[PDB]
RNA sequence: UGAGGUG
RNA sequence: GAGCGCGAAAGCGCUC
RNA sequence: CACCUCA
Numbered sequence: 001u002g003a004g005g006u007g
Numbered sequence: 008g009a010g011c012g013c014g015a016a017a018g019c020g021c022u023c
Numbered sequence: 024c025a026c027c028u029c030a
Stems, first nucleotide, its partner, number of pairs: 002029012
C1' cells in the first nucleotide's frame, strides 16, 4: 500500500 | 451493522 | 469485516 471482484 | 424506503406477509431496494 | 483474482 494499487486495481477488478464475491460473500 | 446502522439509517432511510417498499411489501399483507415472506422477502426486497437505496445510503454510509 | 472476510475471502477470491492480477502483476
The PDB entry is titled "RNA hairpin structure containing 2-MeImpG monomer analogue and 2-MeImp-oligomer analogue". An RNA structure, in which 30 nucleotides are resolved. Crystallisation conditions: 50 mM MgCl2, 3 M ammonia sulfate, 100 mM HEPES 7.5. The work is reported in "Structural Rationale for the Enhanced Catalysis of Nonenzymatic RNA Primer Extension by a Downstream Oligonucleotide" (Zhang et al., J. Am. Chem. Soc., 2018). Released in 2018, the model rests on X-ray crystallography data to a resolution of 2.5 angstroms.